Shown are 34 nucleotides from a PDB entry: RNA, together with DNA. The entry also models zinc and magnesium ions. Crystals were grown from: 200 mM ammonium acetate, 150 mM magnesium acetate, 50 mM Hepes pH 7.0, 5% (v/v) PEG 6000, 5 mM TCEP, VAPOR DIFFUSION, HANGING DROP. It was solved by X-ray crystallography to 3.8 A. Damsma et al. published it in Nat.Struct.Mol.Biol. in 2007: "Mechanism of transcriptional stalling at cisplatin-damaged DNA". It comes from the structure "Cisplatin lesion containing RNA polymerase II elongation complex".

[PDB]
Context: bound to proteins that are not shown
RNA sequence: UUUGAGGAGG
DNA sequence: TACTTGGCCCTCCTCAT
DNA sequence: CAAGTAG
Numbered sequence: 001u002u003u004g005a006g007g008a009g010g
Numbered sequence: 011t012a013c014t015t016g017g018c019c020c021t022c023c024t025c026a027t
Numbered sequence: 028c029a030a031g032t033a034g
Base pairs, nucleotide, nucleotide: 003026004025005024006023007022008021009020010019011033012032013031014030015029016028
C1' cells in the first nucleotide's frame, strides 16, 4: 500500500 | 426442479491479517 | 425474500 469486517454520520 | 442475481448514495472511523 | 428465467 491492497484487502476483509465491524461502528458511525445525513 | 433448482437456482440465480438483484440488494441507496456518500463519508468517516477503527481493527486485523 | 421473491419471482422469473432458463436448462